An RNA structure (16S rRNA, nucleotides 2 to 920) from Escherichia coli K-12, in which 900 nucleotides are resolved. The 2025 paper behind the entry is "Structural mechanism of FusB-mediated rescue from fusidic acid inhibition of protein synthesis". It comes from the structure "Staphylococcus aureus FusB bound to the small subunit of the Escherichia coli 70S ribosome (FusB-70S:SSU)". Rfam match: Bacterial small subunit ribosomal RNA. Rfam links the family to the GO terms structural constituent of ribosome and ribosome. A reference for the family is Cannone et al. (2002), "The comparative RNA web (CRW) site: an online database of comparative sequence and structure information for ribosomal, intron, and other RNAs", BMC Bioinformatics. The structure was determined by cryo-EM at 1.87 angstroms resolution and released in 2025. The entry has 50 different proteins, among them 50S ribosomal protein L35, 30S ribosomal protein S7 and 30S ribosomal protein S14.
Context: one part of a larger RNA, bound to proteins that are not shown
C1' cells in the first nucleotide's frame, strides 16, 4: 500500500419538445467460418452422440508368510569325447533366483464423465448417537494343540468357456483349548472374548 | 543368545468417513391442495451410530400462499465474464464436494464398495460355437467409425513429483513429467536501418498548369535479432549403490541402526536453456474499412438492374453507399464475419423510473392476514452498534516484493473473503414487556341543514284511450312530400269516465350520498355529516393481497303492469343505392315485486390516510361577539 | 360590524410539469400502505380455470409482424 470511479449516437415530425421501442460504438469466449500466415514462451483443445467401439496399453507387488521348482544361471557330485584337464552328458531347490499355486497387502486410491439429482446434493454455520486399514503414543500379551486345502499326481466331462472324482501336502490360510481386563454384558456378584511367525548375526 | 520386523488386546492421538439441525441455493399458480409408514407415541427388531430404519399396537396427526404437491430445467461451490457499483450472466480449464461406470437390479468380500478395467441375475447389442453352450462393456490414455460449424498422437520416460507392494534392491504406475498436432488464446519479437529529389519512371487525378503515390523506390552507407549452418554448454539430481570410520546395540570389535567419510553412478525432455562464430537484406504482410453513426474520397463501370445493408437507408445516367481502380483510415501475424454473455438500457429503476392527457389508480367500499404507526418513564436488549474469538480450503482478484533478457508466466508475504456463530460491552433509534399521558381515534349531552336510504299514502298538470254533445271538410306531417287519419263525421271544442308513468315553477358552478346515484307533498322506519360548550375512554390508529358487500344503462328468469316513449319490424320518403339519417306507425323494453348479471369515457381519465406550504372573488351550511 | 368552523365554485403565486396545465379540495413539499405500467399490431384475443340460465364476465398467452406507435405544443 491493497486505490483511481460512471461519455454516448442514429432512427417517429413540415419542424419541436417529450415519451418510447429498435439499432450501433465496448469488453469477453473451450469458439466456428472466410481471407491471410514468420518465429518463440506460456496456456488451451468433443461444448454435439451418457452414440457404437477394432488394436495396444491404463494394477500390481511380496521368496524376509508357504509348499515348491516350470524357467534360467550357477554350484556340487557322478559318469563321460576324454583340453587329460577341462569340456560334454546326467543327478541333486543344492543355491542366485523364480513360472504356476496358497497366503498378505493393494485393487474403494489415482484417472474419466456430468447422465441422474431442485435435495439421501452443494455452500455457510452449528451439533450428537458413531466407526476408522495403513501411521502414531501408552500398557500388557504372544501358551499349548488340531483338522484341512490349492499347487501337485492319477483319472475323467466339454468344441470351447469352465470343470468333475480320487489321493497327497504347507503356512503369518483355518479352528478349538489355555490365558482374560483400565475390554464386553451386568446394579452388583459374576460370566465371557485374542494372537503368528519370519529374517540377520 | 542378541537384534530387527511382524502378530493379539485395550486405551489415546491423527486422518478418513457416516449421521443430525438452521439458513442459503432455478423457473412455472393457465400446478392449490398434498400425505396412511403418512405425523407422533409405546415396545420389539435392526445399524458402527441417532432415527418410521423396520415391524406390531396406539393416537390422528404432518405439510402448504414464508408456495406445499405437481410440471419443466439443472450437477453444486471456490470462482469466471461483464459492470463505476449494485446487479446481470456463467460454472470450460484448475481445486473442493456430489453423482455415475452398457441398461435395470442385487448382494458378496472388505477398515472402507453395494465396487470403471470384481461377482451374480435380467435386458439390448456385438461376437465365438461342434448348436449343447460360451464371451464382452474406452464417460482410463492413444485411436476408429458416427454425429457435428468444431476440438489433437494408436508419441517418449518413469529422470523428477506422487501413488501400490516390498526390509531393501526394486517392480508396477497412459497418475505425472515431457514431446507431437492446432494462430485457439495471451504475451514477446522479427519481417531491416540511416541516407537518398531525380521530387525518376509507372499508376491515379487534373481546370493539362500541375497534383498525388513519395524518401516511397532505385542508388549509397550500415546492422544481423530471428530463421539457416557450425561450435560450446547450465539447471531440473534429491537419492540410491559399493565400501570407511565412529557411536549406539549386544555375550560379541557379530549383525543391525545412525552419522560423518571415500569412490564409481542415475535426465524422458535433448540437437535443452543459454552462449559463441559464419554468410547475406538476404528467408518473413496481410485483413477489414472510407454516406451518417465512424477514423478515412475521388475516377471509371452499372443505371431501382446488378448489387449493398447493423440502423437510417443506397441503386431509375455525373453513385464519396453497388462493382473495379487510385488514394486514404484502422488493425496487424493476424484481420474480418457469425454465434454467445454482460454493457451502453435509469428500457424491471435496491442503488435508480413511472401511472390527469404518452403504457399505467381496481367502479366504490368494508375488512382478516400482512406492512406501518402519537407522546412519557422504567425495564429488556431481539434488531442495531462496538470490540474480541472461532471459522470463512488452496488457487484466483487486489497491494508490496522476488524469479524467467522483457512480457505473458511462475512465486514470497499481506490485504481481502463484505458472511456465519459465540462471547463481552453500548442503549440513541426500532422491537418486546410494564405503567402512564392526551394531542390521533372514539363515546355522551344539545342543536342544524340536506333530491341520503327503505316502506306506505296522496295531490295537481299533461298525454292516450273510452262514451257522449256541438260542428264540418279537412287533419297530420316535411327541406319538399307521401304513407297515415277523416263524410262510416276526422281535426277542432266541451262534458263524464279509465289507466299508466313522470313530478313544471321552486332550481341554483344548490344540496345529500363510499361510489353507482338521489328531485311534488305527507306519514312511518332508518344511515351519515356538521357546529357549540363541557364530560368521558386512553393510541383503541392508518392501509389492505386474498375475502366480502354495494354497483348506471342495457340484458336474463318468474309473476304482474303498460299511458307516453321506443331497439326490432312495416310502410312512406330521400338517394346511384339508402338494410340509414327524415316521416307515419310500432313490439320487446322502459314501470312494479323478487332473483340473476357485475359491466360503462363506472371520469377529476387523478387510490386511501395524515402533515406542511403566499393570495383574491364567490356559493352553501353552522356558530361567537 | 368583526370573528370562528364544515363543504363547495372560479382565478391565480411559489413550486411542479414534455407541454397543456395543477396550484392549501396540488399534478407543490413529505410520510404510511395498497393497486397498476414496461414499444405498436396480433389481443384483453386464443387455450385452460373459475363464475353465469344465457348474453357473457374474470384471469390471460404465443407464433408472427412493424420501426415505429404515442403525448403536448408550433
Nucleotide at each position: 500500500a491493497a486505490u483511481u470511479g460512471a461519455a454516448g449516437a442514429g432512427u417517429u415530425u413540415g419542424a419541436u419538445c417529450a415519451u418510447g421501442g429498435c439499432u450501433c460504438a465496448g469488453a469477453u469466449u473451450g469458439a466456428a467460418c472466410g481471407c491471410u500466415g514468420g518465429c518463440g514462451g506460456c496456456a488451451g483443445g468433443c461444448c454435439u452422440a451418457a452414440c457404437a467401439c477394432a488394436u495396444g496399453c491404463a494394477a500390481g507387488u511380496c521368496g524376509a508368510a508357504c509348499g515348491g521348482u516350470a524357467a534360467c544361471a550357477g554350484g556340487a557330485a557322478g559318469a563321460a569325447g576324454c583340453u587329460u584337464g577341462c569340456u560334454u552328458c546326467u543327478u541333486u531347490g543344492c543355491u542366485g533366483a523364480c513360472g504356476a499355486g496358497u497366503g498378505g497387502c493393494g485393487g474403494a486410491c489415482g484417472g474419466g464423465u456430468g447422465a441422474g439429482u431442485a435435495a439421501u446434493g452443494u455452500c455457510u454455520g452449528g451439533g450428537a448417537a458413531a466407526c476408522u486399514g495403513c501411521c502414531u503414543g501408552a500398557u500388557g500379551g504372544a501358551g499349548g494343540g488340531g483338522g484341512a486345502u490349492a499347487a501337485c499326481u492319477a483319472c475323467u466331462g466339454g468344441a470351447a468357456a469352465c470343470g468333475g472324482u480320487a489321493g497327497c501336502u504347507a503356512a503369518u490360510a483355518c479352528c478349538g483349548c489355555a490365558u482374560a481386563a483400565c475390554g464386553u454384558c451386568g446394579c452388583a456378584a459374576g460370566a465371557c472374548c485374542a494372537a503368528a511367525g519370519a529374517g540377520g548375526g | 543368545c542378541u537384534c530387527u520386523u511382524g502378530c493379539c488386546a485395550u486405551c489415546g492421538g491423527a486422518u478418513g468417513u457416516g449421521c443430525c439441525c438452521a439458513g442459503a441455493u432455478g423457473g412455472g399458480a393457465u400446478u392449490a391442495g398434498c400425505u396412511a409408514g403418512u405425523a407422533g407415541g409405546u415396545g420389539g427388531g435392526g445399524u458402527a451410530a441417532c432415527g418410521g430404519c423396520u415391524c406390531a399396537c396406539c393416537u390422528a396427526g404432518g405439510c402448504g400462499a414464508c408456495g406445499a404437491u405437481c410440471c419443466c430445467u439443472a450437477g453444486c461451490u471456490g470462482g469466471u465474464c461483464u459492470g463505476a457499483g449494485a446487479g446481470g450472466a456463467u460454472g470450460a480449464c484448475c481445486a473442493g464436494c456430489c453423482a455415475c461406470a452398457c441398461u435395470g437390479g442385487a448382494a458378496c468380500u472388505g477398515a472402507g464398495a453395494c465396487a470403471c478395467g470384481g461377482u451374480c441375475c435380467a435386458g439390448a447389442c456385438u461376437c465365438c460355437u461342434a448348436c449343447g453352450g460360451g464371451a464382452g462393456g474406452c464417460a482410463g490414455c492413444a485411436g476408429u467409425g458416427g454425429g457435428g460449424a468444431a476440438u489433437a498422437u494408436u508419441g517418449c520416460a518413469c529422470a523428477a513429483u506422487g501413488g501400490g507392494c516390498g526390509c531393501a534392491a526394486g517392480c508396477c504406475u497412459g497418475a505425472u513429467g515431457c514431446a507431437g498436432c492446432c494462430a485457439u488464446g495471451c504475451c514477446g519479437c522479427g519481417u531491416g536501418u540511416a541516407u537518398g529529389a531525380a521530387g525518376a519512371a509507372g499508376c491515379c487525378c487534373u481546370u493539362c498548369g500541375g497534383g498525388u503515390u513519395g524518401u516511397a523506390a532505385a542508388g549509397u552507407a550500415c546492422u544481423u535479432u530471428c530463421a539457416g549452418c557450425g561450435g560450446g554448454g547450465a539447471g531440473g539430481a534429491a537419492g540410491g549403490g559399493a565400501g570407511u570410520a565412529a557411536a549406539g546395540u549386544u555375550a560379541a570389535u557379530a549383525c543391525c541402526u545412525u552419522u560423518g567419510c571415500u569412490c564409481a553412478u542415475u535426465g524422458a525432455c535433448g540437437u535443452u536453456a543459454c552462449c559463441c562464430g559464419c554468410a547475406g537484406a538476404a528467408g518473413a504482410a496481410g485483413c477489414a474499412c472510407c454516406g451518417g453513426c465512424u477514423a478515412a474520397c475521388u475516377c471509371c463501370g452499372u443505371g431501382c438492374c446488378a448489387g449493398c445493408a447493423g440502423c437510417c437507408g443506397c441503386g431509375g445516367u455525373a453513385a464519396u453507399a453497388c462493382g473495379g481502380a487510385g488514394g486514404g483510415u484502422g488493425c496487424a501475424a493476424g484481420c474480418g464475419u457469425u454465434a454467445a454473455u454482460c454493457g451502453g438500457a435509469a428500457u424491471u429503476a435496491c442503488u435508480g423510473g413511472g401511472c390527469g392527457u404518452a403504457a399505467a389508480g381496481c367502479g366504490c367500499a368494508c375488512g382478516c392476514a400482512g406492512g406501518c404507526g402519537g407522546u412519557u418513564u422504567g425495564u429488556u436488549a431481539a434488531g442495531u452498534c462496538a470490540g474480541a474469538u472461532g471459522u470463512g480450503a488452496a488457487a484466483u482478484c487486489c497491494c508490496c516484493g522476488g524469479g524467467c533478457u522483457c512480457a505473458a508466466c511462475c512465486u514470497g508475504g499481506g490485504a481481502a473473503c463484505u458472511g456465519c456463530a459465540u462471547c463481552u460491552g453500548a442503549u440513541a433509534c426500532u422491537g418486546g414487556c410494564a405503567a402512564g399521558c392526551u394531542u390521533g381515534a372514539g363515546u355522551c349531552u344539545c342543536g342544524u341543514a340536506g333530491a341520503g336510504g327503505g316502506g306506505g299514502g296522496u295531490a295537481g298538470a299533461a298525454u292516450u284511450c273510452c262514451a257522449g254533445g256541438u260542428g264540418u271538410a279537412g287533419c297530420g306531417g316535411u327541406g319538399a312530400a307521401a304513407u297515415g287519419c277523416g263524410u262510416a263525421g276526422a281535426g277542432a271544442u266541451c262534458u263524464g269516465g279509465a289507466g299508466g308513468a313522470a313530478u313544471a315553477c321552486c332550481g341554483g358552478u344548490g344540496g345529500c350520498g363510499a361510489a353507482g346515484g338521489c328531485g311534488g307533498c305527507c306519514c312511518c322506519c332508518u344511515g351519515g355529516a356538521c357546529g357549540a360548550a363541557g364530560a368521558c375512554u386512553g393510541a383503541c390508529g392508518c392501509u389492505c393481497a386474498g375475502g366480502u358487500g354495494c354497483g348506471a344503462a342495457a340484458g336474463c328468469g318468474u309473476g304482474g303492469g303498460g299511458a307516453g316513449c321506443a331497439a326490432a319490424c312495416a310502410g312512406g320518403a330521400u338517394u346511384a343505392g339508402a338494410u340509414a339519417c327524415c316521416c307515419u306507425g310500432g313490439u320487446a323494453g322502459u314501470c312494479c315485486a323478487c332473483g340473476c348479471c357485475g359491466u360503462a369515457a363506472a371520469c377529476g381519465a387523478u387510490g386511501u390516510c395524515g402533515a406542511c406550504u403566499u393570495g383574491g372573488a364567490g356559493g352553501u351550511u353552522g356558530u361567537g361577539c | 360590524g368583526c370573528g370562528u368552523g364544515g363543504c363547495u365554485u372560479c382565478c391565480g403565486g411559489a413550486g411542479c410539469u414534455a407541454a397543456c396545465g395543477c396550484g392549501u379540495u396540488a399534478a407543490g413539499u413529505c410520510g404510511a400502505c395498497c393497486g397498476c405500467c414496461u414499444g405498436g399490431g396480433g389481443a384483453g384475443u386464443a387455450c385452460g380455470g373459475c363464475c353465469g340460465c344465457a348474453a357473457g364476465g374474470u384471469u390471460a398467452a404465443a407464433a408472427c409482424u412493424c420501426a415505429a406507435a404515442u403525448g403536448a405544443a408550433u